[PDB]
Context: one part of a larger RNA, bound to proteins that are not shown
RNA sequence: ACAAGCAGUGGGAGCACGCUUAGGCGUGUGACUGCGUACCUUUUGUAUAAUGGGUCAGCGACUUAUAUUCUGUAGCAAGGUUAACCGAAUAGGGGAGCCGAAGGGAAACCGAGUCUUAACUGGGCGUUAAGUUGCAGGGUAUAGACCCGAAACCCGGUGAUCUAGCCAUGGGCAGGUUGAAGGUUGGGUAACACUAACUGGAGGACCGAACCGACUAAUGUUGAAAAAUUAGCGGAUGACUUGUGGCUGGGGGUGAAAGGCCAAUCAAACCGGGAGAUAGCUGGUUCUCCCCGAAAGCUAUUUAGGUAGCGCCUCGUGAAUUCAUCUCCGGGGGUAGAGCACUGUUUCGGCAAGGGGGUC
RNA sequence: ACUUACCAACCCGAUGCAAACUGCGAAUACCGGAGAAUGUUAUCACGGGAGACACACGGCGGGUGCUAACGUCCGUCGUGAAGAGGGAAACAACCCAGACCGCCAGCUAAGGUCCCAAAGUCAUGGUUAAGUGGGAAACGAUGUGGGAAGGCCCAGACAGCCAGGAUGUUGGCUUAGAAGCAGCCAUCAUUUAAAGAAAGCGUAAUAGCUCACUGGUCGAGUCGGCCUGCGCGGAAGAUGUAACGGGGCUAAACCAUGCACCGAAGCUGCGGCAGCGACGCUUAUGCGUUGUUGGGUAGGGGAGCGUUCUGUAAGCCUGCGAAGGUGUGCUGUGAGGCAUGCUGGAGGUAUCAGAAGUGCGAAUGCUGAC
Numbered sequence: 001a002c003a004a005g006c007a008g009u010g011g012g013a014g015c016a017c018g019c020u021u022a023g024g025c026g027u028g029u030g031a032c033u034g035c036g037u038a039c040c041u042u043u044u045g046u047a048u049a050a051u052g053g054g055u056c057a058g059c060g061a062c063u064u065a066u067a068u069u070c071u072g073u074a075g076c077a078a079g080g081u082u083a084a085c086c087g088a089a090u091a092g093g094g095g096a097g098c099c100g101a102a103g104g105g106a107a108a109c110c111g112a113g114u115c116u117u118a119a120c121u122g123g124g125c126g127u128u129a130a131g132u133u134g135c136a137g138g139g140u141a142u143a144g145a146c147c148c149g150a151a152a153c154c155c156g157g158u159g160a161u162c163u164a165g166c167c168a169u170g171g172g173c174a175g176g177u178u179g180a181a182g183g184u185u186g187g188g189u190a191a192c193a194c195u196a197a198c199u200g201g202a203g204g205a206c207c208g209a210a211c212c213g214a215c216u217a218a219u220g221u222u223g224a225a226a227a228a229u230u231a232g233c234g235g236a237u238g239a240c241u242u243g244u245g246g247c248u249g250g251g252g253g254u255g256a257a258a259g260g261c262c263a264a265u266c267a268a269a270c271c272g273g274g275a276g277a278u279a280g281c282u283g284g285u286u287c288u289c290c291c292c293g294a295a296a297g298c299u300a301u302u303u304a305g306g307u308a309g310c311g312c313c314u315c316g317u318g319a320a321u322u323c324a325u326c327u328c329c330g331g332g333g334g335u336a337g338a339g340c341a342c343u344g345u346u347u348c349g350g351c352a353a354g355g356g357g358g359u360c
Numbered sequence: 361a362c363u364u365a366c367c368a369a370c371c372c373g374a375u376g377c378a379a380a381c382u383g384c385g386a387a388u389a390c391c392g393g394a395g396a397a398u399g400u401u402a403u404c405a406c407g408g409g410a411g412a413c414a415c416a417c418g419g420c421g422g423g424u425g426c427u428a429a430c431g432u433c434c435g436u437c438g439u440g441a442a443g444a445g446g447g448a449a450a451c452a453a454c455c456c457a458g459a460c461c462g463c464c465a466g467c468u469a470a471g472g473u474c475c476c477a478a479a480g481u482c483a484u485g486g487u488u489a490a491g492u493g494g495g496a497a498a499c500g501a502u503g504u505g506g507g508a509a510g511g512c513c514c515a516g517a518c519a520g521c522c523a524g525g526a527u528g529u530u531g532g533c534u535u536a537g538a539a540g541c542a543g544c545c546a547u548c549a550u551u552u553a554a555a556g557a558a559a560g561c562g563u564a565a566u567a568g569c570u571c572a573c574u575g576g577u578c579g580a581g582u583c584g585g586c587c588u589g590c591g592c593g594g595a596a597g598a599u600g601u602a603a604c605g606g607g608g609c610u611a612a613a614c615c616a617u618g619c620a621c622c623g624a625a626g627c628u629g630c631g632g633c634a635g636c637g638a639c640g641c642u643u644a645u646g647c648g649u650u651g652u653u654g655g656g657u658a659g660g661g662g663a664g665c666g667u668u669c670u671g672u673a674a675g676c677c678u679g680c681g682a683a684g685g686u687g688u689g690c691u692g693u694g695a696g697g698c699a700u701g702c703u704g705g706a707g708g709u710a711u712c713a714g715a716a717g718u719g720c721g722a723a724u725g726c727u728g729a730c
Base pairs, nucleotide, nucleotide: 008035009034010033011032014029015028016027017026018025039052041050054730055729056728057727058726059725064143065142066141067140068139069138070137071136072135073134074133075132076131079099080098081097085093086092103110104109113125114124115123116122146284147283149281153274154273155272156271157270158269164248165247166246167245168244169243170242171241172240173238175207176206177205178203182199183198184197185196186195187194211235212234213233215232216231217230218229219228250266252262253261254260287664288663289662290661291660292659297310298309299308300307301306313409314408315407316406317405318404319403322402323399324398325397326395327394328393329392330391331390337384338382339381343378344377345376347374348373349372350371355366356364357363358362415440416439417438418437419436420435421434422433423432424431445456446455447454460632461631462630463629465628466627467626471622472621473620474607475606476605480619482618483617484616485615486614487613493609499593500592503590504589505588506587507586510583511582512581520577521576522575523574524573526550527549528548531545532544533543556571560569561568633654634653635652636651637650638649639648665719667716668715669714670713671712675709676708677707684703685702686701687700688699689698690697691696
Other pairs, nucleotide, nucleotide, family: 012030cWS012031tHS013030tHS023024cSS038053cWW039722tWS040051cWW043045tHS044416tSS044440tSS044452tWS046050tWH060720tWW060723tHS061284tWS061720tWH062285cHS063145tWS075080tWS077130tWS078100tWS080132tSS082096tWH084094tHS087088tSS087091tHS102111tSS103113tSS104114tSS104124tWS105107tHS105108tHS112126tWS117119tHS143145tHS148282cWW150278tWH151277tWH152275tWW159250tWH160163tWS160247tHS160248tWH160253tWS164254tSS173209cWS174208tHS179201tWS179202tHS180201tHS181200tHS188193tHS189191tHS210236tHS214215cHS220225tWS223225tHS224228cWS249262tSS250269tHS251268tHS255258tWS283723cSS288694cSS289693cWS293658tHS294411tSS294657tWH295412tSS295442tHH296441tHS298413cHS308413tWH314660tSS320401tWW332389cWW333388cWW334335cHS334385tWS335386tWH336385tHS340342cHS340378tWH342381cWS346375cWW351370cWW352369tHS353368tWS354367cWW400635cWW400636cWS400652cHS401403tWS408660tWS410659cSS411658cSS416453tHS417453tSS425428tHS425429tHS440452cSS443458tSS443459tHS444458tHS444625tWS445624cSS446470tSS456469cSS459655cWS468624tWH469623tHS470623tHS472479tSS473479tHS478622cSS481612cWH488490cHS488611tWW489610tWS490610tWW491492cHS492611tWH494608tWW497595tHH498594tHS501591cWW508585cWW509584cWW513580tWS514580tHH516578tHS516579tWS516580tHS517579tHS517581tWS519578tWS524554tSS525572tHS529557cWH534542tWS535537tHS537564tSS539565cHS540558cSS540560cWH540569tWH541561cWH541568tWH546557tWS551555tWW552554tHS553574cSS555572tWS559570cWW562567tHS563565tHS600601cHS600602cHS604607tWH608612tWS611613cHS640647cWW643646tWS656657cHS664695tWS665695tSS666718cWS672711cWW673710tHH678706tWS679706tWS681704tWS681705tWS681706tHS682705tHS682707tSS683704tHS692694tHS
C1' cells in the first nucleotide's frame, strides 16, 4: 500500500510524549486541505530541454611597495615638514631639500598685475578662497596588481633502446614448378643460316610453409589488446628479411614523398628556464543591516560583445525663488486635415496651335 | 499650296491624387514673462566614486517588409529589465496596483459572484435557439426581432383551381427543311376579354406541351426594396476530448437599467523598528514629541558582527574543568552574543585599542574522505 509534480509553506485531525494538576498549551509525527516549476551563472528574457556543482570537510580570488590626488581626522599655521646621516637611538641633532604665501608672458621681462596690439573703447589669464606634515580611507600611476586558464615565441640542455635512412659485422628462406644463355651430337647448307634431341641451370620467374607484409569481413570497442583476434589475403633468391653495435638532432635529422617517421597525439620532439608570456575572452569572487539608485543613448574610435568625453546614478561642498506642475500673458511654426493657384500626376466636356496620313 | 471618321499640348469649365506639391491650416509640443499652491532642492555649479554604451514587449506616429513575423529601424509614452501582490486557465513586457515588520479586523481596484472556487442560481425590459456564446472572408439564404415608407386590392387583389391563348401567317431572308422556338432582319396589324411575328420543352420540318396575357371561381389580404438588432452556411489535419481552464449552462449567453456582495502585499484600523525633517518637555547630544519616507540589478554612501595575532595582561577566568565537539534556554533587526547539560582534559582571554593569510556553494576549482 486508491495515490500523481522543486517535497516546502499556510491551515489541520489523529496518535505518542511532557504539562499544567485540568484549561481546548510544549515536543515528535503529519491523514486531509489552500498555495507553490531548485540554486548559481549568463541574458531582452531561463522551471527551462542553456552553464556549473555526486556529497561532506579543509584550502581557494581586489593584496603589497612606492608615487599622486581627494575625503575624514590630528598637529602646527604664512608658514608646514625634514631626507640621507649623526645619535645620547621611537628622544635629540640634521632644514640639504620639498610644498605654500604671485601671477602674467613662448621668452627677455615686467609684477598685483601681466600679456595681446602702434594703442585698446577693451579682451585673456591673474589679484579679493591657507597652507603643510602625519595617520586611516577612496581613486589613479608603475609593478603579475582580483584569482585560475591558452594555442604559442625565445634561450640552454636530453633523446635514433620506438621509428626513417645509411655504415660495419653476423644469421635465415620447408617443399614443388618453369627451363633463358651456353655446350655436345644428328640432319641441313658450297659455307654460314637453320633444325631436332640431349645437356645446361638464368630470372626484382611461377605455386607454396617458415620469415616479411597487411587487401576484405565479422568480433572486440568501460577490449584478452591505448590498433588486436579469427577466417580468408600479398611478397617469399630479393630494390628480400633479420640479430648485435655504430652514425645523422629540432627550422634540425631522415623520408622509393604519406607532411611520413624521429620513444603510445610531430605543419616543427622532449625536459628545464625567460615564466606569474599575453588573454579588450569565458568562468569565479566568501559575513550582516540601513539610505539612494542607473544604463543598454549621443559622439569618436583598425571601432562595432573593447574604450573614452558627454547623458543618466551616488556622495560631499556651495548658490540663487533654482527647477516642475497649473493659470494668465508674449511668440515662431507648415505637421494632421484640407486644397489644386504653384510643381507633377488624373479623367470627362468645350476650344484649339501643332504632329501623323492623303495633295501631284 | 488643299484635305482626312486620326493623335493633339496650351486655354476654359468640371473631377480626383502627392513623403521629397501649398494661393490654406489645426490639436499638441516647444521658447519666453508673471503669479499662487505644492514638492524632504526636486535646480544649477564645482569636486570624490562609479556603473553603462547587447535592450525586450505593449500603445501611438512613421521608414523598411507583404500596414507578414515573438521581423527590422527611428521618434514618443508605459511596463519588464532592476518590481513582489490581485486579474488575463497556465503566461517578464497586457489590466489593476508599487511589498519597512506583525494581526485568525475592515473598505475597495482590475476582474468577478451555478459547482470545481471567495461573492447574485439578484431584480427589471428585451434578444438568441446557433451550445451562437466558446476561431475564420468574399459571397449565399422565405432564420428571427425592431423601425420608417411604398405598389396592388371587395371596381375582388396574391396563391390555387376552370377555360381561352386567335386571324393575316408557314412574316421577310436563309436553308434540303427553318411553320413563334438553328441563324439574320423586321416586330406591324387585325378580331379581341386577352393572346409576344413568341418565354421554355418538343419535331427532319410540321404536329404536340407550356409561359406571357385575359374571363371565371374564391373572398381579405398580398408583394418586395430601405434603416437596423441577434443568429445560419461558407468552416478540412495530423498522440487524445483539446478553438468556454473543466463540469456543466437555454442562461450560468448577448444587450440595457439598477442595487448588493466577493476580491490585492493598494486604502483604513491596532502594535512595533528605522532613514530624513521639524519642533519640543528641554539641547554637553541622545533622547521626547511630530510630519513624511522605507521594492530594487549595476553602482555610490552609511552603520556593524565574527575570526587570527600584538598591547592592556606577572591582570581576569580555568583540573570545583580551558579550547574544541554536541544539546538546550534566553537575547540581538541581523552578522551574532551570553548562560548552561553532556562530551572533553589544558588552556582561554573581558575592555579599549592595534595589525590582517579575516568569512565560500558554485570557478568542468585543489586535496582527502564517502
Molecule: 23S rRNA, nucleotides 526 to 1261
Organism: Escherichia coli K-12